[PDB]
RNA sequence: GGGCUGUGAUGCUUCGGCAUAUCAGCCC
Numbered sequence: 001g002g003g004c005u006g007u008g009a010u011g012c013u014u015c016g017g018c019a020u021a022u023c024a025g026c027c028c
Stems, first nucleotide, its partner, number of pairs: 001028006009020004
C1' cells in the first nucleotide's frame, strides 16, 4: 500500500439510494 467486517457525521435525494472522513480488528 491492498482486501474484508464493524461504526457513523454532514450534504443531496423516490428518506429506495449514493459519495467521502474518523476508530478498531484481521490478512499478505